Method: solution NMR. The entry became public in 2017. The RNA from Homo sapiens has 22 modelled nucleotides. Lineage of the source: Eukaryota > Eumetazoa > Bilateria > Sarcopterygii > Homo.

[PDB]
RNA sequence: AUACUUACCUG
RNA sequence: GGAGUAAGUCU
Repeated sequence: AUACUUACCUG
Repeated sequence: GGAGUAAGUCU
């Protein structure tokens, strides 16, 4: 290397 | 379809 991943809330 | 917070990784 305008970089990449996860969780939570509503109808 | 949507505001916001935290953590981790690489030359």